[PDB]
Context: one part of a larger RNA, bound to proteins that are not shown
This record gives sequence, C1' cells and structure tokens, in this order.
RNA sequence: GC
RNA sequence: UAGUCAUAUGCUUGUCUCAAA
RNA sequence: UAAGCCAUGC
RNA sequence: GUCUAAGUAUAAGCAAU
RNA sequence: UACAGCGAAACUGCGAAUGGCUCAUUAAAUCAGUUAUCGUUUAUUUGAUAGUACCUUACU
RNA sequence: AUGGAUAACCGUGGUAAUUCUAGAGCUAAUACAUGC
RNA sequence: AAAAUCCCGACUUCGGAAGGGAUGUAUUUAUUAGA
RNA sequence: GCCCUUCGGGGC
RNA sequence: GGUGAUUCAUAAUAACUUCUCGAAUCGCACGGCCUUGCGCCGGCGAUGGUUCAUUCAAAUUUCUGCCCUAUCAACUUUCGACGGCUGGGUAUUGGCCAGCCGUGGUGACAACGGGUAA
RNA sequence: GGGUUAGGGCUCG
RNA sequence: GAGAAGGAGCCUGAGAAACGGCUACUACAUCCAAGGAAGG
RNA sequence: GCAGGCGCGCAAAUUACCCAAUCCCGACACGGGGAGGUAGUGACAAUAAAUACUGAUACAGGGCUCUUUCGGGUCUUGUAAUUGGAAUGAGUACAAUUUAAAUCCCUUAACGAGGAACAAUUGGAGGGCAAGUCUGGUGCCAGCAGCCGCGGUAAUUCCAGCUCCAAUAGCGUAUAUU
RNA sequence: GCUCGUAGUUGAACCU
RNA sequence: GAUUAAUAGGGACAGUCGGGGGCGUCAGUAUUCAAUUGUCAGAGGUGAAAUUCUUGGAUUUAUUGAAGACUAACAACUGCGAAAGCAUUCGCCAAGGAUGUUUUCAUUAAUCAGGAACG
RNA sequence: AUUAGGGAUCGGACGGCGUUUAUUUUUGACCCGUUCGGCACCUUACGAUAAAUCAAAA
RNA sequence: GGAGUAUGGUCGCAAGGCUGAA
RNA sequence: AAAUUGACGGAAGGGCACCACCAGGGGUGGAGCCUGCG
RNA sequence: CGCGCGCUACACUGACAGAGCCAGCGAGUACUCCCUUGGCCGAGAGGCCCGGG
RNA sequence: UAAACUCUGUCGUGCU
RNA sequence: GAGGAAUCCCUAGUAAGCGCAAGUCAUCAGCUUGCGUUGAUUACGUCCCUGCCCUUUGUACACACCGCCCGUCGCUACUACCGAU
RNA sequence: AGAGGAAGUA
RNA sequence: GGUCUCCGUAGGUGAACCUGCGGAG
Repeated sequence: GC
Repeated sequence: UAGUCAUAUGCUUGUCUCAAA
Repeated sequence: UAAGCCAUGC
Repeated sequence: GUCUAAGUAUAAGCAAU
Repeated sequence: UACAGCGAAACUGCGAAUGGCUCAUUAAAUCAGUUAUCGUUUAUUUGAUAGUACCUUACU
Repeated sequence: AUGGAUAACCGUGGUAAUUCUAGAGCUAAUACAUGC
Repeated sequence: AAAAUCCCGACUUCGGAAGGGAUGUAUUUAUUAGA
Repeated sequence: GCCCUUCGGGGC
Repeated sequence: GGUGAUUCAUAAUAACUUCUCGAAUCGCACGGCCUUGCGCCGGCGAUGGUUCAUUCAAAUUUCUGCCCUAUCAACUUUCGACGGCUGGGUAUUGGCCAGCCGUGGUGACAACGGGUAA
Repeated sequence: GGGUUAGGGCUCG
Repeated sequence: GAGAAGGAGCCUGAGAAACGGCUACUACAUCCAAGGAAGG
Repeated sequence: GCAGGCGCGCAAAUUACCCAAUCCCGACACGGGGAGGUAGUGACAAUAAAUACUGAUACAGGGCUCUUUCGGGUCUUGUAAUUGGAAUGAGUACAAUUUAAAUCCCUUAACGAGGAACAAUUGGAGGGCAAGUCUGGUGCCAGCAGCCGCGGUAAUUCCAGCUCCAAUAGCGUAUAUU
Repeated sequence: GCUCGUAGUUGAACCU
Repeated sequence: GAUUAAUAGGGACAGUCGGGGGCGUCAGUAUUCAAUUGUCAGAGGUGAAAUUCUUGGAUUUAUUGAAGACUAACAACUGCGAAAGCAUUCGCCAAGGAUGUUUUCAUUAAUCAGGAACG
Repeated sequence: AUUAGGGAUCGGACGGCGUUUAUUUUUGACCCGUUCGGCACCUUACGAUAAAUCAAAA
Repeated sequence: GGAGUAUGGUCGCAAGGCUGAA
Repeated sequence: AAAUUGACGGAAGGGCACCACCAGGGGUGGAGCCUGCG
Repeated sequence: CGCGCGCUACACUGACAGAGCCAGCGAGUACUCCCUUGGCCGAGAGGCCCGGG
Repeated sequence: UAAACUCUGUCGUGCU
Repeated sequence: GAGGAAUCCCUAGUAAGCGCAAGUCAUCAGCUUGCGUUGAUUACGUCCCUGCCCUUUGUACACACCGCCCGUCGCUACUACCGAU
Repeated sequence: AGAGGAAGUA
Repeated sequence: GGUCUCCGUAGGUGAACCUGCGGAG
C1' cells in the first nucleotide's frame, strides 16, 4: 500500500 | 478515472463587440 | 441531399 | 430602354407678342 | 406673325456579342509561356483625309 | 437648289379576341429617291 | 460659262507669265513603272 | 581609288 | 519610301460593274465689298462621306510543357491517312471541301489504348 | 492550373 | 466546356450560328361563344 | 424561365432599402443598371463585463480545525440588530449628429436601486419533522419515506426565506468513445 | 522365391 | 612348327571347415494312452464362471509298458546351404566353402530372350 | 555465439610405465594419455519468456 | 470462470372412469 | 381385516378415593343486584 | 324468560359513647368523583373565587 | 399511618 | 327475622370471618389477583356401600408361604361325513 | 375332481 | 492291574548298551  | 469542431437533446440569457448559420 | 408536391413573384 | 443649341412638331397639347 | 418656348405621340439612329441561371465535361486538343500574320475582318476612338470642269438636249 | 410615299393624326368598322387589325382621308425628314 | 482645275514652262524687271499637254473615287481582269 | 598640281590644293 | 526579304507601299494605261462616294443636312454667331444687290464673299460647331491609320476586338499559327498505366505494340489509311497539282467556298492561309495521281504517317526516345482523381 | 516571389496574401482561369 | 421542351431550316448586327427571334415536325398544355386563338 | 416553402403528422437565419459612393449602357451633364453597398436575426463559436460599495453604534460569545477522536489545537468572531453615508449603469431619453433616408457609434440635457426589489441558473451531496401513510417483528423497535395531516384559502406568514459543494452568463444527461 | 540355361550382347594384352 | 601365364579361368592333391544334404544308429526329456499301488473330496477352468471328470477314486504320489513329437539352458550384431531353411550321440554316402601347393588344356570368359530344377 | 565441464558411453585414429595372449614378433583382451563424433544425465543458465518447454522457446 | 445459495419464468411426468353418497 | 397372539365376561385376592362409608362443617338453591352461559 | 358463579339485606352476634393497642404487599415528572348558578380579572380563546348536587 | 380485638360506662327486643 | 327439597365442596396454617394494597400484553373492574390478621370442630380407621385401579403372565435367588381360577367361544392342525356338478 | 354345510380329536 | 534288581536267552551297532522272551530275589 485500499 | 479525464478529453472529442460529436451528435442528439434538457433547463437559463440582462450588457457589449462579433459571426457558424 | 434528393425524387416528387406546393403557391406566388417578375 | 434610349434627347441634345445643333433630325423630323399644325398633339384640333400648354403657353405668348 | 413660315418656324420660334415647353413639349405628350410618331418616324429616325443607338441598344440587348452581355448580367448572370441549368449540367454530360473537358488528360499539351484547350491552357500557359513563346512566335508569326510578308496569310485575316474590325461599329466605336482620335488623327488626318477627295484637282475631276466640259463632253451636240439649248434648255433649265 | 427636286421627288414621291406614308407613320403618328382624323374618321368608318369587324370579330370572342392578344403587339388581331380592314376600309377611307391627311403630312414631314439627317427615312428611301433622283441630281443643267 | 466660257469658264474650272491641274502638271509643264519660253521669256522673264521679285515682274508673272506667253502658250504646251491633260481631265476623280469604289469593283474586277491584263500590262507597264516601281528609279 | 584615279588623274592634274605651286605641295597650298583642283577635279572624276 | 520601307522591310532581312516580297508581284511590298505607291502610279498609270486598257476595259469592267445591273457598284458606290465625291454633303439637295441642323444649330449658333453674324462680319468685309459696297454691284445695297428676294447681293457676293465670311466664322464656330452637330450630322454625314472615301481611304489609311490607331484603339478596341476577333481569327488562325510556331517550340516547349500533360497525370498514371504495356493485363495497352501496333495504329492511322474505316468522313483522306500523308503529299503535290488544279478548282470551290472562307475575311484570309489551310484535304477545309470538290477533280488528278503519287505513297503513305506514327510508334518500344513510347505511337495507340485505358483510367478520371479537370 | 497560371502570374504577383523574405512570407502569406493578391490576381487570371 | 455544353444548353436554353426536343431534332431540322432561316432571319439582324461590326461582332451571335444570340437561344434573341420566325417555319415545319414531335410532345405537352391554356381560353373559347366551338368556327378560332396565344404559349412553354 | 429561376427563386421559394414542404418533402413524417413535430418545426429553428430578413419575403428589409437604396443606386448615396465605385463601376457599366444609351440622341445623352439629367435616364437606367439584379453589380455594389446600407440595414435586421444570433449561446454556433469567440470577445470585454453588472446584478453592489462603505462606515458608525448596539448586542451576543464561541467560531473553527484536525494524524491518533470519550483526545488534543488557536484566537476575536457572529447577529434575521439599529442606523448613517456616498456610488450609480440598465432601463427611460430631450436633442444634435449620422445617413440616399434611416439605424449603430460618438457626444449629450434630464429622469433613473433599499430587497417584498431594476427578482441568475444549472447540477450534485446531507441534515431536521406529523395527532399523517405504509412494509416487516417474540411490546417503545426498525425501515420506506412523507407536498396529503383535525380544521382552515383572505386561512396561514412557517427550516422564515436550512447547510455544504462545484461552474456561474451559463450548465447538465444519454450514446460513441479516446 | 532362388538357381541353371539358349538366341542376343560385350569379348584380355602381346606383333618394324 | 607351341607368346605373356591372367592381379578371370576350372580341375588335381593335402591339412581343414560346416546346427550343408540324404540315410541308418544312440540318447534326452516332456505329452498322451495302459497298468499297479497310497489315495480320498473335490478337481478343473475363469477376470468371475460354466462345460467336464469326479467313492468304480477323479486331481494327486510313485513305478513300469507303449506311442508320437521335438531337442531347452549353451544359442551368438555367429556358422552352413543359392532359397525355402539348418540345432541329441555315432556312423556312412557323395557333394560344397576357405587355405596352401615345387599342379595342369590356355580362351575356355561375362550377361541373360526361349526354356528347365527346387517352395 | 558458447554454455561447462565432469563423470562415464562407444566409433575410429594416435601414443605407452605396463600385464596376458606369447615358445618371441606381430596382433588381440585390461589400464592410461590425446583426438575428433554422437546418442544422453546433472549442475550452472548465457538468457529466456506465453507457461507447464529448456542447455533451447537462450 | 469454479463452487454453492436462493428468486421466479419455460418444458415433461404425475393428469385416462368395470363407475355411479351412506 | 388379520389372527397359534383374536372377542367378551364372571369368581376369589389386594390397593385406593371426600367423584366412597363414618364424623362434622360450609356454600348455592329463599328476597334483590348483576356479569356470564341457553 | 331459565340458569349458576359472586355481591348485599336480614337483631343480641345489640347500639351509642369514650379509652387503649399491632401488621404485609406498596413509589414512571405519577394519581384527580362529576357537571353546573353567580362574580373577578381577562377587545377575544381561559384562569380564579364562592356555593348546588 | 388496617379491619379487628380488649376495657369502661348509657339503653333494653322494638316491618326498628 | 340466616333461605326447603335438592345437590356440591372440604382433613393442619385445611373452613369461615375480617380488612389493606397492586392492577402485571393474554382474561379481570358489574371485578380479578395478591398479602397480612384472628384461627377452630370433626375424622385422620376402613375397603362393608358405590365405585375405580390391578392382581390369576412375564419382572432377581434367601431362610418363608402357597399350590395348576372359571366360562363362552374364535383362530390354526387332524379326522371322518353330507350331497349336488 | 369340488367349493361349501355341520361335528369331533390336537 | 507284575513295578525294581539280577540271571539265562534271540535280534539290533558293536565291549557296553537297547528291545523281545524265559527263570530267580
């Protein structure tokens, strides 16, 4: 990292 | 996900220049 | 875009 | 359609000395 | 005082070789440059531009 | 310093009639014509 | 209306002229010239 | 060019 | 006189034409001679006239330049195709058309044909 | 398609 | 470049084969009093 | 002969005017000219830009923000308060001008803003409700939403004109799609 | 299937 | 009077070679049939089964008698025969291959139409 | 352009410190070294890429 | 695309009377 | 219907019971109100 | 109209008066017996105050 | 924040 | 002026009397339900009446006791009969 | 061969 | 319902030893  | 001079269509339009039709 | 219809104008 | 002093005027056309 | 100005009508002369509208195209034939007319026609333009008597009427 | 026409014009009509025009009478030319 | 107009001009006072010849254009054909 | 001539010129 | 060149331009003669033109026009100013003559001469234009210009046109004509294609190489002579001679018409030159005969003419330097994208 | 060439314009067809 | 309803012929003018006209043929199609007459 | 309107029964640009200039034709200075130019419609685009400016007083005490949220952050903000000021174009417009004549423009005198008006929209997110209505289920729940309620239209004056967000003289939605 | 086999065919060099 | 002797022939001889042929001889098992005993409940099949044989005894165990058939393992990238094909001991009858020779007639050779032997 | 060589595999051909054929020379069997040629393993990929395919789909 | 879990649409069978209330 | 299992009884023996005895009590049932039930 | 299940009346188990003495269930900003004459303050819708049953 | 009970007196059966 | 015939209920905090409260979704205010108070007689035996249930099978063995209830049928097996066709 | 009617033994 | 020991035997694998038979304590 949605 | 964001763009099409791409159409069709839905509301609104007081001012000016300006022109696809 | 047309083909076809439509009247007026000079 | 077409006229200028400069074609043809007796419009019984107008207007005159 | 033939006529006189204005001047409808009419004759005459000029005009309309174009304004543009339609639709199957035209592949150096058009067209373009480039010549030539000592091979041709030209209203209109302006420029000039015509010596041409007599020649049997005996008359106008 | 010469001719004739004819228009327009005046009148008589026709047809149902269009730039249809008939008959009859006129007059001019920068219209057509001759020119000792 | 006995004129007109050209080209020539002899003589000549620049005199201006005796008198010598001659009579357009458009069309077509032929000839000549075009020095 | 040609010819005449004074060498300046003259003519065709 | 001119052109590079012409029977060019130009001139004259011989005749020719159902052959023309060479003002039977309109207006405006109006003056000189004084024969005062319905006097003779006199100016400015419009309209009209033959020819040549010139303008404006119109008409042919010369060399070059087309686009692609050989599943286009023969073609033209099939309204002559090419000449040259003669005539007709045209404003004129011209097989442009009418009589005469000759033989062509083009093409692998691309004729001819096709394509339309003019 | 052609002419008017710094360019595009402008013209003829 | 080609055309002025369609072929054919003619007429003016300097210039048109104007598409301006006339004539025939064809084809529409108008008024009519039925005999006629103009027109794309 | 062209031009026009239809061409589904449903659709969108003047039937404007003059030869005034330039140019063209004729007996001709004048006449005529389908060239030419003048005017009208316009969210198809594109252009500039209104729909307000600014105090003073009074009053209220939160307004807002967030990693990390039963936790923190930072300090003047708001009020549908009362009042004061100016500023005026859009409309309206006397004229004069312009022009063929008009119109537009330039000038330009004069009127000409207190909201309930000289009234800006289209689009989406979300909050609050009834003596109202309906669908479920082991009471109060929970949903769907709801212009409707008892009365009441000259009656009612209420979320009193709620909040957010975006573009605002514009902006959405379908489809094709890049 | 293999082998023999005839017509036919090819037929060693050596040599003025 | 009669060439090289052929790195083409054929033969002769000697040592050999061959699961080469034919014939007789010697075995080896195993199968079937017969007998004898010990039997003594199935056996025999099949993937499962059935048919079948089975208290007269199958199947089984052993010993003989007869029969025909073939010769395992060795046994092969071999060997022999032209081919089909060829595997026990021994023997014979001829032939065949290779080797060698101090062996000869010296073209006698090669090929297959016709045809003929073996499967 | 090779993998990356090694272990073996045999076909030659070359050599030899040697054993046995060999009564001693050939020659043959075993062993070694060199050489090309190939059936194939494994590892590392030198990469791959469409993966299960790989010393080739490098 | 695989697996279930539902919802209702579609089709086949069930859907041929020796029978007649107690 | 099934059925060797089936059908119905009776007499003896116990237990039980405020739907029995024994002892007692106390409603309702008389008058009225009146729910409910017919 | 019938019916039972409850409730109430029915006299010594008396009345009336005084005095004396003990419980369990019990707590949702929740419980009231009506309906009316007058008057108060309310331009009107009410709230108060006093009685009647 | 019972009814009841207990005690004391006043009366004596009366469709009350 | 304490409710006849009838009937029905009831055996230890059982019956009656008394009240005070709460109002439990269902039923109950014409009442229902709680909870406290005062608390007795009379039985508390018996299977004789009426009954009801169940023994006479099965269900664990001792020392112990008892000693094969009964009926009508049915059903199953067998025996033989009867007479049609 | 036949289903019945009726009776008895287990 | 004849065990143990000894003896005499016959056979077995013989000295022994085993088995079978027949006599004694």
The RNA (35S ribosomal RNA, nucleotides 603 to 2374) from Chaetomium thermophilum has 984 modelled nucleotides. It was solved by cryo-electron microscopy to 4.4 A. The reconstruction used 24,283 particles. The entry is indexed under ribosome, ribosome biogenesis, rRNA. Lineage of the source: Eukaryota > Dikarya > Ascomycota > Pezizomycotina > Thermochaetoides. Rfam match: Eukaryotic small subunit ribosomal RNA. On this family, see Yusupov et al., Science 2001: "Crystal structure of the ribosome at 5.5 A resolution".